[PDB]
Context: one part of a larger RNA, bound to proteins that are not shown
């Protein structure tokens, strides 16, 4: 310096199967005005709106407590009724929940971690499959 | 969810036509409605009454 | 259940008030968190983030299916007309109308004149020309017909 | 004066489309639904009828074709075509098919142009497979 297997790390292609794009409504996720209220305007309001974008579904989102409470206490979400106050704001104009209580429906559960180790959904997988 | 039967009126006047007027009956588990030459439970569809 | 929670500093954001939920940095826990005024000790009640899944109760258009103290053709949709997002505008992006009813039944007008024809007239169909259409108002007009 | 212009003391006549009075349409309100696409959707351009504009509705199998099951006499025109216990007009349901060009829009470009065996021939991703590169961890070999 060449010349093969085995890991790993990419390259072409071939096969199987997915993905894209539409609905003026309701649903999530972002970016996001102003006019306008303040008898004027700067921080407030309008508004966490319009509008621009992504993005599923027959609902979606949320949900089985790092949750509320202060009791002779309760128990996942949601969604009505209810107080609309407490709080917040040039505490000014304006602004704003929520726990009790009544209801509607009601169900719970997993993975990691451990432990066994391929018994597995075994061209994969021991850098963990499955069972617990 | 498809299917399907469905009740029971005549007579007279007068109208372009009664579905109108005047007698007088009928059927309502049907008088809800539509249509028909003028305003219909009985002229048609249907309507209440099911069925597999 | 770790670049996590939290702290600092900034920026949205909240009723959240020395911080509501976020988020950029920059530091980075072990038992942590919360208890509606921060800090530091103490309890004390009461959960266990930083991983995932779920039915129900609710929310709406398009279509479709019913009903209404609803408009009734300049109203109701912009559009009720057999062709409405049409016909026409704009380079486009967009904009955007107007037009409903003859009768019961086309029975949609019978002959006969006169017309070069157009088309007059008679009058026919019919309950009626309703004759291109239901009713036909109000402005304006024309003939007659009175008036100032 | 007359005509005009007016007033209208009546009658008729045009013009317009008012009023009514309808109404297969709106609207608001309940329900029910929740069904689109690479197995080419949504939308679009073009074509399709015996005389065929528009609309619809179809797709070179075009204004439809076939099956299965009701129906049971029409089909607006002018046709022709059917008609009879099936022989089968409207109609009315469901299923199988045909589905041109363009659009997610797929060989490239929009209307013209390839490569290829007749199969085809876009992209990006899973997940297998083939082919196969590293002076990447190492291993024999030389």
């Nucleotide at each position: 310096g060449g010349c093969g297997g085995g890991c790993c790390u990419g390259a072409g292609g071939c096969g199987g199967c997915g993905g894209g794009g539409g609905c003026g409504a309701c649903g999530g996720g972002c970016g996001g005005a102003a006019c306008u209220u303040a008898a004027g305007c700067a921080u407030a309001u309008c508004a966490g709106u319009a509008c621009g974008c992504c993005c599923c579904g027959g609902a979606g989102g949320a949900g089985a407590a790092a949750c509320c409470a202060a009791c002779c206490g309760g128990g996942a979400u949601u969604c009505c009724c209810c107080g609309c106050u407490a709080g917040c704001g040039g505490c000014g104009a304006g602004c704003g929940a929520c726990g009790c209580g009544g209801g509607a429906g009601g169900a719970g559960c997993c993975c990691g971690c451990c432990c066994c180790g391929a018994a597995g959904g075994c061209g994969c997988g021991c850098u963990g499959u499955g069972g617990g | 969810g498809c299917c399907g039967c469905g009740a029971g009126g005549g007579g007279g006047c007068c109208c372009g036509a009664g579905g109108g007027c005047c007698c007088c009956g009928c059927c309502c588990g049907a008088g809800a409605g539509g249509g028909u030459g003028c305003a219909a439970g009985c002229c048609c569809c249907g309507u209440a009454c099911g069925g597999c | 259940g770790a670049g996590u929670a939290g702290c600092g500093c900034u920026g949205c954001u909240u009723g959240a008030g020395c911080g509501u939920g976020c988020a950029g940095c920059g530091c980075g826990a072990a038992g942590g968190g919360a208890g509606g005024c921060g800090c530091g000790g103490c309890c004390c009640u009461u959960c266990c983030a930083a991983g995932g899944c779920u039915a129900a109760a609710u929310a709406c258009g398009c279509c479709c299916c019913g009903g209404g103290a609803c408009c009734g053709a300049u109203a109701g949709c912009g559009g009720a007309c057999c062709a409405a997002g049409u016909a026409g505008c704009g380079c486009g992006a967009g904009c955007g109308a107007a037009c409903g009813g003859u009768g019961a039944a086309a029975a949609g007008g019978a002959c006969g004149c006169c017309c070069u024809g157009c088309g007059g007239c008679c009058g026919c169909u019919c309950a009626a020309a309703a004759g291109a259409c239901c009713u036909g108002a109000a402005c304006c007009c024309g003939g007659c017909c009175g008036g100032c | 004066g007359c005509a005009c212009g007016c007033c209208c003391c009546g009658c008729c006549g045009g013009c317009g489309g008012a009023u009514g009075c309808c109404u297969c349409g709106g609207c608001c309100c309940g329900g029910g639904c929740g069904g689109c696409g690479a197995c080419g959707a949504a939308g679009a351009g073009c074509g399709c009828g015996g005389c065929g504009g528009a609309g619809c509705g179809c797709g070179a199998g075009a204004c439809g074709c076939g099956g299965u099951g009701c129906g049971g006499a029409c089909c607006c025109g002018c046709c022709c075509g059917c008609c009879c216990c099936g022989a089968g007009a409207a109609g009315c349901a469901c299923c199988g098919a045909u589905c041109c060009u363009c659009g997610a829009a797929c060989g490239c470009a929009g209307c013209g142009c390839g490569c290829c065996c007749c199969g085809g021939c876009g992209c990006c991703g899973c997940c297998g497979c083939c082919u196969c590169g590293g002076c990447g961890c190492c291993u024999g070999c030389c």
Released in 2023, the model rests on electron microscopy data to a resolution of 3.25 A. Large Subunit rRNA, nucleotides 1 to 368; 5.8S rRNA, nucleotides 1 to 142 from Giardia lamblia ATCC 50803: 474 nucleotides with solved positions. The organism belongs to Giardia duodenalis, within Eukaryota. It holds a match to the Rfam family "Archaeal large subunit ribosomal RNA". Clan: LSU clan. Gene Ontology terms of the family: structural constituent of ribosome and ribosome. For this family Rfam cites "The comparative RNA web (CRW) site: an online database of comparative sequence and structure information for ribosomal, intron, and other RNAs" (Cannone et al., BMC Bioinformatics, 2002). The depositors describe the entry as "Giardia Ribosome in PRE-T Hybrid State (D2)".